Released in 2023, the model rests on cryo-electron microscopy data to a resolution of 3.1 angstrom. Shown are 636 nucleotides from a PDB entry: RNA from Chaetomium thermophilum. An Rfam search finds the family "Eukaryotic large subunit ribosomal RNA" in it. A reference for the family is Cannone et al. (2002), "The comparative RNA web (CRW) site: an online database of comparative sequence and structure information for ribosomal, intron, and other RNAs", BMC Bioinformatics. It comes from the structure "Cryo-EM structure of a Chaetomium thermophilum pre-60S ribosomal subunit - State 5S RNP". The entry has 45 different proteins, among them 60S ribosomal protein L13, Nucleolar GTP-binding protein 1 and 60S ribosomal protein l7-like protein. The work is reported in "Mechanism of 5S RNP recruitment and helicase-surveilled rRNA maturation during pre-60S biogenesis" (Lau et al., Embo Rep., 2023). Keywords: Ribosome, Ribosome biogenesis, pre-60S ribosome.
[PDB]
Context: one part of a larger RNA, bound to proteins that are not shown
RNA sequence: UUGACCUCGGAUCAGGUAGGAGGACCCGCUGAACUUAAGCAUAUCAAUAAGCGGAGGAAAAGAAACCAACAGGGAUUGCCCUAGUAACGGCGAGUGAAGCGGCAACAGCUCAAAUUUGAAAGCUGGCUUCGGCCCGCGUUGUAAUUUGGAGAGGAUGCUUUGGGCGAGGCUCCUUCUGAGUUCCCUGGAACGGGACGCCACAGAGGGUGAGAGCCCCGUAUAGUUGGAAGCCAAGCCUGUGUAAAGCUCCUUCGACGAGUCGAGUAGUUUGGGAAUGCUGCUCAAAAUGGGAGGUAAAUUUCUUCUAAAGCUAAAUACCGGCCAGAGACCGAUAGCGCACAAGUAGAGUGAUCGAAAGAUGAAAAGCACUUUGAAAAGAGGGUUAAAUAGCACGUGAAAUUGUUGAAAG
RNA sequence: AAACUUUCAACAACGGAUCUCUUGGUUCUGGCAUCGAUGAAGAACGCAGCGAAAUGCGAUAAGUAAUGUGAAUUGCAGAAUUCCGUGAAUCAUCGAAUCUUUGAACGCA
RNA sequence: GCGCCCGCCGGUAUUCCGGCGGGCAUGCCUGUUCGAGCGUCAUUUCAACCAUCAAGCCCUGGGCUUGUGUUGGGGACCCGCGGCUGCUCGCGGGCCCUGAAAAGCAGUGGCGGGCUCG
Numbered sequence: 001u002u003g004a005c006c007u008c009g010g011a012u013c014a015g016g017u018a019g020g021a022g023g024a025c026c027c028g029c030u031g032a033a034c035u036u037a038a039g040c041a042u043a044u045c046a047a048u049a050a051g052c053g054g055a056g057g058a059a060a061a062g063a064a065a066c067c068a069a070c071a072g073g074g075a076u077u078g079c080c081c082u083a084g085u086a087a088c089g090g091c092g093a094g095u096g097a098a099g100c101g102g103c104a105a106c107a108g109c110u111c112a113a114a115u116u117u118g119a120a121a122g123c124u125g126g127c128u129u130c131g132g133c134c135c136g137c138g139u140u141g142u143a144a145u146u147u148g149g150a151g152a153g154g155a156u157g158c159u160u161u162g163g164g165c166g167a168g169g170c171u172c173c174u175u176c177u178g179a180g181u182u183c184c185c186u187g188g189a190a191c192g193g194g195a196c197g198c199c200a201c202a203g204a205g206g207g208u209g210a211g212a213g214c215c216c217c218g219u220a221u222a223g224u225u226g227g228a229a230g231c232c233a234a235g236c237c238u239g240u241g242u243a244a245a246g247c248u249c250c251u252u253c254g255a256c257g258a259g260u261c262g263a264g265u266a267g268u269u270u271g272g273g274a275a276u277g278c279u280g281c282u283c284a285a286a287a288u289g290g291g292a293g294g295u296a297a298a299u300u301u302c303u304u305c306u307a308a309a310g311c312u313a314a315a316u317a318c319c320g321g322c323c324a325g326a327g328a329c330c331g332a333u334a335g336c337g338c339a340c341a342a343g344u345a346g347a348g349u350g351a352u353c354g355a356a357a358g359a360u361g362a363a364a365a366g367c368a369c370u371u372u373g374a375a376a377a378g379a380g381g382g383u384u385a386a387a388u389a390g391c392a393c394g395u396g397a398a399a400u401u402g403u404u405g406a407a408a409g
Numbered sequence: 410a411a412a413c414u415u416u417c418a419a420c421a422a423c424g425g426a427u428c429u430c431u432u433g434g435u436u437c438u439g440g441c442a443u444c445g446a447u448g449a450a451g452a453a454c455g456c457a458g459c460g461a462a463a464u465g466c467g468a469u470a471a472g473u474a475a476u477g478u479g480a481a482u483u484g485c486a487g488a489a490u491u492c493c494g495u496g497a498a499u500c501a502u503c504g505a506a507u508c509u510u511u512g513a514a515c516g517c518a
Numbered sequence: 519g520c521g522c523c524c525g526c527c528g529g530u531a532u533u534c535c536g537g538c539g540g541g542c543a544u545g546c547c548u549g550u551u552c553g554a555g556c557g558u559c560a561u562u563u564c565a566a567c568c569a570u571c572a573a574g575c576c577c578u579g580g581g582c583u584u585g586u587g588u589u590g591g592g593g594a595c596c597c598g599c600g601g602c603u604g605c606u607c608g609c610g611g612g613c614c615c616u617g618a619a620a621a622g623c624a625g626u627g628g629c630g631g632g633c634u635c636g
Base pairs, nucleotide, nucleotide: 002560003559005557006555007554008553009552010551011550013549014548015547016546017545018544020444025056026054027053028052029051036043040090066073067072077104078103079102080101087095088094108311109310110309111257121142122137123136125134126133127132151253152252153250154249155248157247158246159245160244161243162238163237164236165235168232169231170230171229172227173226176223177222180196181212182195183194184193185192197214198213199203205217206216207215262283263282264281265280266279267278268277289306290305291304292303293302321441322440323439324438325437326436327435329434330433346353347352358430359429366393369380370379371378372377394428400422401421402420403419404418405417406416407415408414409413451511452510453509454467455466456465458485459484473505475502476501477500478498516520517519521542522541523540524539525538526537527536528535529534571585572584573583574582575581576580589619590616591615592614593613595612596611597610598609599608600607601606
């Protein structure tokens, strides 16, 4: 001089991801007062509301360092009961479980602790003629084997397989499917009344000029035409490697989570001074170990589980999202603040506060034309069943007011 | 005698009660699980001949593509645009696009 | 409104001027690339290399003959041959032990060349 390895940086390098919204229900953090106790401070309120962080269609929890003392049970969750019991309590206010039992639903697993060592067998990217080539990660450990009511390794003998198409079927949308506009009367209009029929696995509901099964849409029932995506699947092609798997037996082995338990102390919290649990500080473990119970029974005899790593449907919640069906609910001063321009109009510097307001007629046929005159107005005239229904519009109460008539003071 | 006041009746006002109605609310139940850096929720600016204290949409702007239906839209103008047809419609469905400025808001302001 | 990287269009136009397109935030992961370290390691080869058969003979087919290449010590043992007045010591075998092991006992006469004295 060169080339590694480690560590720390740069890059408008390539591929990704997070923020915000919503937050009814869910998981954490933080955390208050009034009130009650006929005053009030412990307590209650309340491990609530407000504030902060984070998810899903559910979340959380979850396969015992559990319950028990039994003739035993056997992950988690929810309902009934346990039970206003135990327990703790200015023992006042009060607060307040759990085990057992009946149910609903059920499901079990993945690592770390090992030497593949007769072969890093594993994986991310890039280029790709899509067939298989390079770089990198990685031995400070990626596959296979194993996860303590287990397991490994030998031996022995039985028992098990793997891929790819795939007719057809289920779910859901769509097309079609019964019968009077027969006669008379009222009526502006039959959808009313009277007579005679018809359909009904359809007499739910709505419209139609008034109470319509048969005027129209629908409604009941099986079918039927077309289509979408998931799932299942009769069968039919192939399979293969001395490949994987379950059991048995044993002159062979069998590793199990540490600033974690625990001891003292402070705060918090609970029915719970084995602290009920958690957190902070100081110290800081074990391996015939550790945890929690049981017991006066005579010494801690016995009982039952294995903590400090992780995943997982169902039964449960639901004032929100996409829809759907209902009601002994309310009926425009009601019912959501809003049936209608409603978080609108309007107010405030702002955070915020926040109304009133439905109904012509079957159909606008929404008053042509003449004539007053300056008007959101009349007199004629017309539409209509009706205009004393004229976009001041169904009905049109009372308060209050005018004109006319009677009487009184 | 007028007027004024009072009571009653008819007619006419005012006001919007009562009766009736209901494309609204309230409550319950059931099926399902879907926002956002591929730029959401929200805020503006625009697009129709006459339009808002609506609705839809985005310079492809009351909308385009595609599929289905099968003859409209309608308050008035207005369309030789379409009727045995790839075809009207302020139709339905929706698998394709377009999608201004902002806003978690992203070259700097 | 103000910029940067790449590209395009129009108006006198490669020199003047506008417009358009694709891009340009931050934190973090994987990969790629570029750096930085009086962090740190290596960098003289202790390799192989004799004829895995040649040459010459002889009666053609079987052999022959040259081809010189060995770690060092110790031992409670059998020999052969040299020397010396002599013991004994040399040279060559035989039988054992040994990590490619180790603690003076170095002795035989010379050619040349070098270093020196005249």